Context: bound to proteins that are not shown
RNA sequence: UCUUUUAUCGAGAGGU
DNA sequence: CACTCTACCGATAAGCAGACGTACCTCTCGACCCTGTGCTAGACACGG
DNA sequence: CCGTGTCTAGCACAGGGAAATG
DNA sequence: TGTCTGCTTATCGGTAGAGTG
Numbered sequence: 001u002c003u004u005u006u007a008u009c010g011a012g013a014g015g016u
Numbered sequence: 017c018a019c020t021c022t023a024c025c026g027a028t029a030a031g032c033a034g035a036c037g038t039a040c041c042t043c044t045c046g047a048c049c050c051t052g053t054g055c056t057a058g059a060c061a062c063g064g
Numbered sequence: 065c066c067g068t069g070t071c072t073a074g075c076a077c078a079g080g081g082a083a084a085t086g
Numbered sequence: 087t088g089t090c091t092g093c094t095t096a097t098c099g100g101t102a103g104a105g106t107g
Stems, first nucleotide, its partner, number of pairs: 008047009018106007026098001028096005034090003049080016
Other pairs, nucleotide, nucleotide, family: 017107cSS025099cWW027097cWW033091cWW048081cWW
């Protein structure tokens, strides 16, 4: 004088 | 100088395997298995 | 008859490693 | 699960020569 966190893979249901 | 008989490169398919499926956006629902070893608890046997 | 100790069995945790054939 | 193209393997011829009678 700050700053301040949201797994991953996969599957499905949707909107133009 | 007709003849085959085989070593060539064409031109064939010939079979094969793989490489490839609009653009963006929203939402909800899920997670390693088996085997071996160690520790703890319960039951049975022996001793006092 | 009761208590203690030892042995065996079962359960839990940790570590290591893939397949019957469709 | 389905279309395509190219690439990697067999068949085909075709000679094109030479060992032959």
Primary citation: Ehara et al., Science (2017), "Structure of the complete elongation complex of RNA polymerase II with basal factors". An RNA structure, together with DNA, in which 107 nucleotides are resolved. Released in 2017, the model rests on electron microscopy data to a resolution of 3.83 A. The entry has 15 different proteins, among them General transcription elongation factor TFIIS, RNA polymerase II subunit B12.5 and DNA-directed RNA polymerase subunit. The PDB entry is titled "RNA Polymerase II elongation complex bound with Spt4/5 and TFIIS". The reconstruction used 682,749 particles.